[PDB]
Context: one part of a larger RNA, bound to proteins that are not shown
C1' cells in the first nucleotide's frame, strides 16, 4: 500500500503522552504554499563548479619605517639609544642622537623672504599669536 | 589662565620592504645518488633436437699442341632451406575494478648468426647509449632520481570560519606590449568643516541646427518647352540651305530626392541670474573602498539583410544588488509594488470576478457562426452586419418563361465543297413590332437547336460601384493531444457604456523594535511626538563566545571542577548567558581590565572514523 516527490512549511483534523485547569509536547490525513547550499556568473533549481556522512587540523599576522585617526603626557620644546646601576617578574641614570622652532635658491648667496629679471613691473614658492 | 605649533608613548585603519590571506604548478639551477632494469663496448664461459638442398674443391673419364672447359663420383660450403629448443612479436579473438601496471589462447618472423645466453666489467643527465623512434638510462625521458635554493613565480582557479544595528556602489572614460591586469578620474562610506548653496520646479536672458520641412547653395532626378555641339537624311565642302518622334549642354517651366545638401526651422536642450525647494539634499577637507566581462527593455542611430535571445552607441529604466511579494498558466529584468517585527482586522493595484480559483454565470446596446477568440502574409471571394453614390424601374424595366431572328444571303478571297459555325478577312445592306450575312451546339458544305435585339405575359424593384465592423480561404513536420485546464456560442467570444466586489509584502488600524530628528535639560541607555529601517562589491558602528595574563597566598569545589547528555522553564534582537536533572570524578576561575595560534560547511581540501 489510488499515489507524485528540494521533502519543508500554514491552517486545520484524528491518535499518543505530560498536566487539577487553561494549555504545551510527539506524530501525522487532508487543505494551500513551495525551483536543496556553495562557486561562478549578464544570468543557475539548473542537465555549469565543490562536496559519500561525522569528528578533529584549515587561511588577513608579525618586524621594521610610514601616513591618517584616536587616549594620554610634555609643550617652543618634545624625546632617549646603545649602555651602566638596581631588581621575592623594581625600576632608576644614560643627551650620542632624531623630529621641531624659516623660507626661498640647482648652486655661491640672501633671509620674512628669496627665485627668475636690467626692473624700485609682474609673477612662483614663501612670512602675517587663539581668549 | 585655559588652549593650542610639535613632540613622545599607547591604540586602532591604511601602506612600504619581507613567502605578507592560504592551497597549488609546468620549470630552472646547486650538489649528490643511479647501468642489478634499458642500450652499447669490454673479459670469461655457455647453448643451438633432427632433418633438407649440395658451392668451391679433390679423383677418374673426355677434350687440347698445352688449355679452357664438360660428364661424373667424392666432398660438405652457407647472415641456404623445414622445424624443436633458445630468441622473438605478425594477424586475429579474449582479457580491461584483469592471473598480469603488457597477461592468456589459436596464428605467426628467425632459429651457424649483424645469433642467443650465464658471470666479471665500463660509460649518466645537456651527459651517456643509440642498425636513430627523440629510443632507452630502475613500471610517464622533447632532458633521469633525491636532496638543497624554496614559502621560486603563478596579473590565474579555488577557498576565506560568531552576532546584530545604518548606508550603500560599479561593470564609464584616459593611458597602457594594454585589453579577464592596471593608474589617475568618475560612482560608495567615515571623520571634521561650511551651513541654502542640493536634485526638482518657476519667470528671464541669449547659445544651437536635429524632427520636419524645403531647392536658393552642391548634387541627383522624370517629363514638357526653348535651344549651342551633335547623330542623321541632301544639289558637298561656299565648308554653309534646310527637314528630323535619338542622345543634349546649360536656361525655364512642371514634379521630385539626399548622413557626409540647407533659403528656412519647432518641439526639445544647454547655461546664467532672480525665487520656491531643510534633503540619506549640497560644497570643502581629509581615512577606507569596491568598481573598471554587463544585461533586457523603451526611444533614437550606425552595422547587418527595414535577420538575430546579433552588433555599437546615445537618453530613461529595470535585473544586476529586489531568483523577496502580486499578476502575466509557468518565466531575472512587460504590467502592479520599493518587504523593521507581529494580527484568524480594513481600503486598494495590476489583472480578475462559468468551474479548477478568491469576487457578477451582474446590468443595457450591438456585432461573430468561424471554436473566429485559441492566425501568420501578397492575394482570393454572391460569408455576414451596418453606412453612401450612380444606373433601368407602373409610358412597367431585373429571372424565366411565350412568340420571333426574313431578306440576294454563294458576302469576297478563300474554295475536290466550308451555303455565320476550318480559315483571312474588302465584315454589304434592306433594316427598324425585332432580326447581326449571324454568339454558339452543329455539319460529306445543307436541312435542325439556340444565342446580342424589339414584342407579349405575370407583375414589382433590380443592377453595378465605394467605405465600414466582425469574419471565411490562403494555412504543409517530424513521441500524444490541450486556449493553463475543464469548458464556453443571444457568450465564459469581441466592440460601447454603468454599477458592484476579489485581489500584493502597496496603504490604513492595532501592538511592538532600532536609528534619526524635536521636546520634557530627567542629562543619556526615561516618557513623549515625527519620520527612516530590500540589498551584492563595499565603507561604518555596536556586541556574543574560545586560550591564556594581572585580579588570587584570593574565591568555587566530593554536601561533585572541566567536559558530557536531556529540557516542551528564565534573560537576549541576536551569537549567547541562566537556571533544573542525568552523566563525570578534580578541577574551575567573578566584577574590572589585559594579550591572541580566537569562531568553518563546502578548497576534486589534510588526518581518522563510519
Nucleotide at each position: 500500500a489510488c499515489a507524485a516527490g528540494c521533502a519543508g512549511u500554514c491552517a486545520c483534523g484524528g491518535c499518543c503522552c505530560c498536566g487539577c485547569a487553561a494549555g504545551g509536547g510527539g506524530u501525522u490525513g487532508u487543505g494551500g504554499c513551495g525551483u536543496g547550499c556553495c562557486u561562478a556568473u549578464u544570468g543557475a533549481a539548473g542537465c555549469a563548479u565543490g562536496a559519500g556522512c561525522c569528528g578533529g587540523c584549515g587561511a588577513c599576522u608579525c618586524a621594521c619605517g610610514g601616513u591618517c585617526g584616536u587616549g594620554g603626557g610634555c609643550g617652543a620644546g618634545c624625546u632617549u639609544a646603545a649602555g651602566c646601576c638596581g631588581u621575592u617578574g623594581a625600576g632608576g641614570c644614560g643627551g650620542a642622537g632624531g623630529c621641531g622652532u624659516a623660507g626661498g635658491g640647482a648652486a655661491a648667496c640672501c633671509g620674512a623672504g628669496u627665485c627668475c629679471g636690467a626692473a624700485c613691473a609682474g609673477g612662483g614658492c614663501g612670512c602675517a599669536a587663539g581668549c | 589662565g585655559c588652549a593650542a605649533a610639535g613632540u613622545c608613548c599607547g591604540c586602532g585603519g591604511c601602506c612600504g620592504u619581507g613567502g605578507a590571506c592560504c592551497c597549488g604548478a609546468a620549470a630552472c639551477c646547486g650538489g649528490g645518488c643511479g647501468a642489478g632494469c634499458u642500450a652499447g663496448c669490454c673479459c670469461u664461459g655457455g647453448c643451438c633436437a633432427g632433418g633438407g638442398u649440395g658451392a668451391a674443391g679433390c679423383u677418374g673419364g673426355g677434350g687440347u699442341g698445352a688449355g679452357a672447359c664438360c660428364c661424373a663420383g667424392u666432398g660438405g660450403a652457407g647472415g641456404c632451406c623445414c622445424g624443436a629448443a633458445c630468441c622473438g612479436g605478425u594477424g586475429g579473438g579474449g582479457g580491461a575494478u584483469g592471473c598480469a601496471a603488457a597477461c592468456c589462447c589459436c596464428u605467426c618472423g628467425g632459429a651457424u648468426g649483424a645469433g642467443c645466453u650465464g658471470g666479471g666489467g665500463c660509460u649518466a643527465g645537456g651527459a651517456g647509449u643509440g642498425a636513430a623512434a627523440a629510443g632507452c638510462u630502475a613500471a610517464c625521458c622533447g632532458a633521469g632520481c633525491c636532496c638543497g635554493g624554496a614559502g621560486a613565480u603563478a596579473g590565474c582557479u579555488g577557498g576565506u570560519u560568531c552576532u546584530c544595528c545604518c548606508c550603500g556602489a560599479a561593470a564609464u572614460g584616459a593611458c597602457u606590449u594594454u585589453a579577464g591586469g592596471g593608474u589617475c578620474a568618475g560612482c560608495c562610506u567615515c571623520a571634521g568643516g561650511c551651513g541654502c548653496u542640493g536634485a526638482c520646479u518657476g519667470g528671464g536672458g541669449c547659445c544651437u541646427g536635429u524632427a520636419g520641412a524645403g531647392c536658393a547653395c552642391u548634387g541627383a532626378u522624370a517629363g514638357g518647352g526653348c535651344u549651342a555641339g551633335g547623330g542623321g537624311g541632301c544639289c558637298c565642302a561656299c565648308c554653309a540651305g534646310c527637314c528630323u518622334a535619338c542622345c543634349a549642354a546649360a536656361c525655364c517651366c512642371u514634379g521630385u530626392c539626399a548622413a557626409a545638401c540647407u533659403c528656412c526651422g519647432a518641439a526639445g536642450g544647454g547655461u546664467c541670474c532672480c525665487a520656491g525647494g531643510u534633503g540619506g539634499a549640497g560644497c570643502c577637507u581629509g581615512g577606507g573602498a569596491g568598481u573598471g566581462a554587463g544585461g533586457g527593455c523603451g526611444c533614437g542611430a550606425g552595422c547587418g539583410a527595414u535577420a538575430a535571445c546579433g552588433u555599437c552607441c546615445g537618453c530613461g529604466u529595470c535585473c544586476g544588488a529586489g531568483c523577496g511579494c502580486g499578476g502575466g498558466a509557468a518565466c531575472a529584468a512587460c504590467c502592479g509594488a520599493g518587504a523593521c517585527c507581529g494580527c484568524c482586522a480594513g481600503c486598494u493595484a495590476a489583472g480578475g470576478c462559468c468551474c479548477c480559483c478568491a469576487a457578477g454565470u451582474c446590468u443595457g446596446g450591438g456585432c461573430u457562426a468561424a471554436g473566429u477568440g485559441g492566425u501568420a502574409a501578397a492575394g482570393g471571394a454572391u460569408g455576414u452586419g451596418g453606412c453612401g453614390c450612380c444606373g433601368c424601374g407602373a409610358a412597367g424595366a431585373c429571372a424565366g418563361c411565350c412568340a420571333g431572328g426574313a431578306g440576294g444571303u454563294u458576302g469576297g478571297c478563300u474554295u475536290a465543297g466550308a451555303a455565320g459555325c476550318a480559315g483571312c478577312c474588302a465584315u454589304c445592306c434592306u433594316u427598324u413590332a425585332a432580326a447581326g450575312a449571324g454568339u454558339g451546339c452543329g455539319u460529306a458544305a445543307u436541312a435542325g437547336c439556340u444565342c446580342a435585339c424589339u414584342g407579349g405575359u405575370c407583375g414589382a424593384g433590380u443592377g453595378g460601384c465605394g467605405c465600414c465592423g466582425c469574419g471565411c480561404c490562403g494555412a504543409a513536420a517530424a513521441u500524444g493531444a490541450u486556449c493553463g485546464g475543464g469548458g464556453c456560442u443571444u457568450a465564459a467570444g469581441c466592440c460601447c457604456a454603468g454599477c458592484g466586489c476579489c485581489g500584493a509584502a502597496g496603504c490604513u488600524g492595532c501592538g511592538g523594535g532600532u536609528c534619526u530628528g524635536g521636546g520634557g535639560g530627567a542629562u543619556g541607555a526615561c516618557c513623549c511626538c515625527a519620520g527612516g529601517c530590500g540589498g551584492u562589491a563595499g565603507g561604518g558602528g555596536a556586541g556574543c563566545g574560545u586560550u591564556c595574563c594581572c585580579g588570587a597566598u584570593g574565591c568555587c569545589g566530593a554536601u561533585g571542577a572541566a567536559g558530557g547528555c536531556c529540557g516542551a522553564c528564565c534573560c537576549g534582537c541576536g551569537a549567547g548567558g541562566g537556571c533544573g536533572g542525568c552523566u563525570g570524578g578534580a578541577g574551575g576561575u567573578a566584577a574590572g581590565g589585559g594579550a591572541a595560534g580566537u569562531g568553518c560547511g563546502a578548497a576534486u581540501g589534510c588526518c581518522g572514523g563510519c
Source information:
This is an experimental structure of RNA (23S rRNA, nucleotides 526 to 1261) from Thermus thermophilus, with 741 nucleotides shown. The entry has 49 different proteins, among them 50S ribosomal protein L32, 30S ribosomal protein S13 and 50S ribosomal protein L3. Maehigashi et al. published it in Proc.Natl.Acad.Sci.USA in 2014: "Structural insights into +1 frameshifting promoted by expanded or modification-deficient anticodon stem loops". Rfam match: Bacterial large subunit ribosomal RNA. The literature on the family includes a 2001 paper in Science by Yusupov et al., "Crystal structure of the ribosome at 5.5 A resolution". The family has 102 seed sequences and 51,934 matches in Rfam 15.1. Taxonomically the source falls in Thermus thermophilus (Bacteria, Deinococcota, Deinococci, Thermus). Crystals were grown from: 4% PEG 20k, 4% PEG550 MME, 0.1M TRIS-ACETATE, 0.2M KSCN, 10mM MgCl2, pH 7.0, vapor diffusion, temperature 293K.